[PDB]
The RNA (28S rRNA, nucleotides 1312 to 2356) from Homo sapiens has 898 modelled nucleotides. Entry title: mRNA decoding in human is kinetically and structurally distinct from bacteria (GA state). The organism belongs to Homo, within Eukaryota. The reconstruction used 20,290 particles. The entry has 80 different proteins, among them 40S ribosomal protein S5, 60S ribosomal protein L39 and 60S ribosomal protein L7a. An Rfam search finds the family "Eukaryotic large subunit ribosomal RNA" in it. Clan: LSU clan. The literature on the family includes a 2001 paper in Science by Yusupov et al., "Crystal structure of the ribosome at 5.5 A resolution". Method: electron microscopy, resolution 2.64 A. The entry became public in 2023.
Context: one part of a larger RNA, bound to proteins that are not shown
RNA sequence: ACCCGUCUUGAAACACGGACCAAGGAGUCUAACACGUGCGCGAGUCGGGGGCUCGCACGAAAGCCGCCGUGGCGCAAUGAAGGUGAAGGCCGGCGCGCUCGCCGGCCGAGGUGGGAUCCCGAGGCCUCUCCAGUCCGCCGAGGGCGCACCACCGGCCCGUCUCGCCCGCCGCGCCGGGGAGGUGGAGCACGAGCGCACGUGUUAGGACCCGAAAGAUGGUGAACUAUGCCUGGGCAGGGCGAAGCCAGAGGAAACUCUGGUGGAGGUCCGUAGCGGUCCUGACGUGCAAAUCGGUCGUCCGACCUGGGUAUAGGGGCGAAAGACUAAUCGAACCAUCUAGUAGCUGGUUCCCUCCGAAGUUUCCCUCAGGAUAGCUGGCGCUCUCGCAGACCCGA
RNA sequence: ACGCAGUUUUAUCCGGUAAAGCGAAUGAUUAGAGGUCUUGGGGCCGAAACGAUCUCAACCUAUUCUCAAACUUUAAAUGGGUAAGAAGCCCGGCUCGCUGGCGUGGAGCCGGGCGUGGAAUGCGAGUGCCUAGUGGGCCACUUUUGGUAAGCAGAACUGGCGCUGCGGGAUGAACCGAACGCCGGGUUAAGGCGCCCGAUGCCGACGCUCAUCAGACCCCAGAAAAGGUGUUGGUUGAUAUAGACAGCAGGACGGUGGCCAUGGAAGUCGGAAUCCGCUAAGGAGUGUGUAACAACUCACCUGCCGAAUCAACUAGCCCUGAAAAUGGAUGGCGCUGGAGCGUCGGGCCCAUACCCGGCCGUCGCCGGCAGUCGAGAGUGGACGGGAGCGGCGGGCCGGAGCCCCGCGGACGCUACGCCGCGACGAGUAGGAGGGCCGCUGCGGUGAGCCUUGAAGCCUAGGGCGCGGGCCCGGGUGGAGCCGCCGCAGGUGCAGAUCUUGGU
Numbered sequence: 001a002c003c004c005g006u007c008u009u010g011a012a013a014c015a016c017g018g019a020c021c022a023a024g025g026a027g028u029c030u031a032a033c034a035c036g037u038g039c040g041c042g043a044g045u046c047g048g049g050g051g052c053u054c055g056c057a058c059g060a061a062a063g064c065c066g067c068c069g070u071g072g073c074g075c076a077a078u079g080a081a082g083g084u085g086a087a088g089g090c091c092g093g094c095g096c097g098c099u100c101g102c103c104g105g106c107c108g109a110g111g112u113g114g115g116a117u118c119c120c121g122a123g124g125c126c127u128c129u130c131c132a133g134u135c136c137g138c139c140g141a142g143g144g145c146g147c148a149c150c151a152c153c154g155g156c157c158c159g160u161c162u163c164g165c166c167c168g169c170c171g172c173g174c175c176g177g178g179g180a181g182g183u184g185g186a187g188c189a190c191g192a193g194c195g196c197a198c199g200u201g202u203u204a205g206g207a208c209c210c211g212a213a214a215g216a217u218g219g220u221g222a223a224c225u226a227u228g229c230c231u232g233g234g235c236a237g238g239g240c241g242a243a244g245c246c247a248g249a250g251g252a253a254a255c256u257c258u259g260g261u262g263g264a265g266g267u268c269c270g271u272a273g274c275g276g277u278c279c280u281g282a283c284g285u286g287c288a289a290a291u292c293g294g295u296c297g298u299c300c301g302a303c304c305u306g307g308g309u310a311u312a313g314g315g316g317c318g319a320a321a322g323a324c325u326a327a328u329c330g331a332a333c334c335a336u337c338u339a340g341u342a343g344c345u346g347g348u349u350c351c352c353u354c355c356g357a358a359g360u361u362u363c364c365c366u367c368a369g370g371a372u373a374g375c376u377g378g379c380g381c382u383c384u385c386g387c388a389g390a391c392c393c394g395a
Numbered sequence: 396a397c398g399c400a401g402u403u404u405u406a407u408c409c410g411g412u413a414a415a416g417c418g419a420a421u422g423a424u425u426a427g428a429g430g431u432c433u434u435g436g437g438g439c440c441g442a443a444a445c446g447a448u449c450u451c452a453a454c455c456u457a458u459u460c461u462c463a464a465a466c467u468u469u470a471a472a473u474g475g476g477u478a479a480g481a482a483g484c485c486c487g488g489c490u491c492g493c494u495g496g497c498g499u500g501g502a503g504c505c506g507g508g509c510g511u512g513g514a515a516u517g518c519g520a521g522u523g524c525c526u527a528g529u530g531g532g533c534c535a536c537u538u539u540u541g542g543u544a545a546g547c548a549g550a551a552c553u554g555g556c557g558c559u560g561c562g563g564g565a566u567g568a569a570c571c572g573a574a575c576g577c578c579g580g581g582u583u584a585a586g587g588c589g590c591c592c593g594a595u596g597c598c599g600a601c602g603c604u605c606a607u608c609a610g611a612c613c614c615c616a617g618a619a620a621a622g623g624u625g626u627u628g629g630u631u632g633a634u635a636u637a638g639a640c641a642g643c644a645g646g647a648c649g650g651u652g653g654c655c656a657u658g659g660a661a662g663u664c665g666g667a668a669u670c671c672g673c674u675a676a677g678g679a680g681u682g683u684g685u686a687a688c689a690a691c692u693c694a695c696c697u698g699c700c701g702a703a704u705c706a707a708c709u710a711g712c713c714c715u716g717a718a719a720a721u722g723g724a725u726g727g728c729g730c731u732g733g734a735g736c737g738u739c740g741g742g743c744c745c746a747u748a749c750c751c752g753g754c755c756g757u758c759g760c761c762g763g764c765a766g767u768c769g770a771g772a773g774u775g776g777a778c779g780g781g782a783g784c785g786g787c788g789g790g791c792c793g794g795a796g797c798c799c800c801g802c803g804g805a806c807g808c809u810a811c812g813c814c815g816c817g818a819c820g821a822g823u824a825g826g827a828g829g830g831c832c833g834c835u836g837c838g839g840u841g842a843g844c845c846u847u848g849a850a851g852c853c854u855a856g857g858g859c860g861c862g863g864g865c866c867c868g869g870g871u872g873g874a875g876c877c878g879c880c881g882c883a884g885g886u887g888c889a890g891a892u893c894u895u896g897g898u
Stems, first nucleotide, its partner, number of pairs: 003018004019898006029205013044073003049068001050065004077084002088107008110153005118144003123139003128783004133778003155188002157185007165178004169173001208347002211344001215337006226311009235301001237269003240265001244261007273298003278294002281292002313329001315325002350830006360373001362371003374529002377525007398518003402515002404479006414469001415467002421463003426458001428456003434452004440446001483509009493500001532556004537551002540548002561572003576754007586744003589728003595741001597740001599739005604733001610730001621715003625712010642699005649671002654666002678693001682691002755820006762814003799803001832887001834884008843876002851871004856867004
Other pairs, nucleotide, nucleotide, family: 004890tWS007011tWH008010tHS009532tSS009568tWS025888tWS025891tHS026347tSS026888tWH027348cWS028207tWS042192tSS043074tWS043191tHS047049tHS047066tWH069070cHS072194tWS076085tSS079081tHS079082tHS086187tWS087108tWS097098cWS109189tSS115147tHS115148tHS116146tHS117145cWW121141tHS122140tHS127777cWH132779cWW136775cWS205207tHS210345cWW212341tWH213340tWW214338cWW221313tWH221326tHS222225tWS222311tWH222316tWS226317cSS236270tHS241263tWS241264tHS242263tHS243262tHS251253tHS251254tHS272299tHS276277cHS276295cWS277295cWW283288cWS287291cWS302319tWS312315cSS312325tWS313332tHS314331tHS317323cWW318321tWS351862cSS352861cWS356824tHS357823tWH358374cWS358529tSS358557tHS359557tHS361372cWW376526cWW389392tHS397519tWS410473cWW411412cHS411470tWS412471tWH413470tWS416419cHS417463tWH419467cWS420466cWS424460cWS425459cWW427457cWW431433cHS431453tWS432454tHS433453cWW438448cWS439447cWW441445tHS480483cSS480513tHS481510tWS481513cWH494499cWW510512tWS527825cSS528824cSS533569tWS536552cWW539549cWS542544tHS542545tHS555569cSS556568cSS559574cWH562585tSS564614tWS566616tWH567615tWH567616tWH570613cWS572584cSS583746tWH585745tWW587594tWS588594cHS593744cSS606731tWW608717cWS609733tWS611729cWW619717tHH620716tHS635702tWS638700tWS638701tWS638702tHS639701tHS639703tWS646676tSS647694tHS650651cHS651679cWH653667cWW653679tHS657659tHS660664tHS661687cHS661688tWS662680cSS662682cWH662691cWH663683cWH663690tWH677678tHS680681cHS684689tHS685687tHS722723cHS723724cHS725728cHH729734tWS765810tHS766773tWH767807tHS768771tSS769804tHS799802tHS801803cSS822823cHS830863tSS832863tSS833886cWS845874tWS846874tHS848872tWS848873tWS848874tHS849873tHS849875tSS850872tHS860862tHS860863tHS889890cHS
C1' cells in the first nucleotide's frame, strides 16, 4: 500500500465496461481557406493544359518551349450604377482676395514625437622623464543623419453632402471640366507578390471508430395462420321425447282425457375429433424458442379435416383480439439507397521535457449544444540592461 | 535605464452600508401630565329661556416607551478614481477663416534655456499573429437572500478542491502545516511524546475533578431549558466574647375580636391601613387549627453554652435532566499522585517545507572559446629627433641579440561542438519541443551481416538507457537481414457488453 479504464463537483465504491491470451482495432485522404515556417525568383511570378526530344528497363520519369504566358494571381481603388480613378513643397514674376489663381525654375512621397544602427565629438587614459610632433585603440559630455515600426497632424483617389465662382469648344448644350469645407471606402502616400513545400487550425465530404428508433426504391412470400371458393374424408354409446299417427274413454258440439307409436332439436350426458378452464400443478440453461399431467369446454353443427384454388404489404384477411399474414406484425420478409443522421453513450494505441486552464460574459426555439469574450499554449518581433582588462584589478 | 505594479505614503475627490437617530422629516408605536379655543358625549343646577358648573373624550402643547430592507438629519471601518514632471517648467516669436472693446481669449506652430529624473518598495519592458480546451462546477472564513431546517436552494469576497502528491486531523476531495526533479546531512511547521507508535524513562510547576451513562483537542461527527446542602473559588449583605450560630428550656403580652367586608371571619377566606402605655420581647402575625372560638406554633426575647456563624447570588468541574433498534468504539488498549480538565516550563519526534552539499534536466546569462597564439601576450604603447636622469662601458670621450646546452612543449573546436555561472522543477483538459524511441516499405550509403547459421521464438545468462527501448551470451531455428543519411505511411492498444481465433 483498496482496481483499473470512464463519465463526474465527488469512484475503492452497493456507478458502468473488463474471465483469460493472441492477432486485428479508431483524426485519414481529397478540395478549399487562413496564418506561421522553409526554398526559388521578384513587380512580377507560375506552365499545372498542350507541344517537341527516331516514346517505352528505370522513363507514366527527365529535359526543353517564350510569337506556347492563353490564362491565374499580383501590380488600383471606389460607386448600386452610369462612371471616375491616387504628388506635392519651396524660389520668384504677377494678378486676385481668395486665403487663392496663372507663368519660369529647382527639388521630388510632406511634417511632428519616439527610434536599433550609423556619423561627428570638446574632454579624458598612458608609456623612464622634459620639448613639441606622428602612428594610434578605448572612455566620452554634447550634437548630427535617422531604418523599420508606433502614435499624431497634413495631403492624394472614389462615393456622398453643403457651398460658391470661374473656365473649355466640331458639338453653346437639360454639354463638359475645375475649387473649398465636411463625411462613407476592404484605397494612395517609391510596390511584395507569385510558385513550391511543411505544420497547425477551420470546413464540405463516410470524415476519428462503432451505434438508433426511422425514411425511400425494387422485389419474394397464404408449406404457418386469416378468409372465400372447388373437390374429397370423418363424428362410440346413452338421456329428453316435438310434429304426425293408432286405439280406448268422455262430450250435444266445440273439443277434452288416457295409453301407445313416432323420432325432432345450432337438444342434454359423454367418446374419437376439435379446443384449452383451473391447479396460477409439472417444466421453466425444459421433451418443447409454449410442452406435459390431472381437471376441463364442445362433440349433427355458425361441426372437424386433407388436397386444389383466390386474396400480397399501407396491401391482404379479420364472428374484431390491432388479431393473423412462414418462431417476424400498431405495417412481413429480402436486397439496395446506406458507411442514412445523432447537440447522445462507449472507445480512441510509444517515451521523456517545458508551459498550463475552464465551468464565467453576451447572443442563439439556447438550458446535455454552439457562436462570442475571458482564461491557455505556440511562434515571434521591438527594444532596454553589459564590463575599465590574458590575469587581478570599481573608478 | 526606457517603463511598469492585485503594495504602501502624500494630496484630493467619490459613497450612504455598519452604527446611530426618532424631545429631527416620512412611516410605525407605549404611557402619563398640563392647557382647553373650539368639537362631541355623560351628568347636574337652572329648568320658560339662555345660562352656570363638573366630567370624559377629541384637539393642542411639553415630555415619555419602542422600531424601519424598500425611512433619515448625522455617519464609520474596509473600499473606488486621480495626481506625485523632461509629453515638465521657463522665455521669446509666429499662424488662425475660431473668439473679440482691446496682439482680447483660446488653440496650434517655431526657436532657445533649465536635470536635485521632483514619495517609499519591488520588478526588465512593449507589441503582433495563430490558437486548443472550457463554457455541468463544488467547498471553507466572513458578508448575505429564501426556507422551521437541511450534507437545501441562491449571491458577494478571497482562498481552496476539481488539476495535487506530501506531514498532521485514526479514517476522510475541501480542514491545519506545507505544495513535489533523484539523494545524504542538518532543522522545523501543523501535530504530538503511557503502549500500539518516532518522541517526556523530566524525581516538570500550580490547582480543579470521582462519574453505578466520568472526561479526554479546529472543521468533527451528540445535546438544551432547568436543578444539586457534591466540591471549589468569588460577590453582596447580616449576627457575634455587651455571648452569636447549633442544640437543650421558658415567655411570645393589653388596647384589640384595629377598619371595611362577610352568614361565619376573634392575627391567620378577601382588600386596604401594618399604631401605641408595658418590659427581655411579643406582631395588627410565619404557619398548623376552628363554623367562629379555643388550642398549638413562628418571628421577637431570655436561661445553659463559649467561637465564629447566617442569608442570597455568582461560575468552574462533576452529577440529574439524558430513550432505539446486529455487538462496539476519546482510533484501540487502557488511564484516576492522571494517560482527565485549565494555566504554564524545559527537553524531545519527523514532511516531498527550510538550510548545507551531490547528481539530473529546464530556463536565464546582449554568457565564454576561431588566439591550436610554448614568445602568442592582449589599458596606450611605440617611433623619430633636441635635452637628460636611474643602471651598464676612470685610465670622464663610451648604447647588443629572440630565440636556443636542449629544436621541444597534454587535451581541445561533431561551432548543430565544447565550456562556465545563477535560478529554478506539481499538474487533468490542452499546447509545444526533443527522441541514437519503435514498426513497414522506397532512394542512397555501409567493398555492411549471413548455411563456419538470417528472420523469428525461448532464457534463474551479462549489461546500457530517467524512459520509450536496445546491445550481447546461450538455446532453438533453417534463408534471409540490419546500421547510417533522406523519403513515405493502412506505424505503436488494456479496455470500445470491441472483431476473429484459442483457452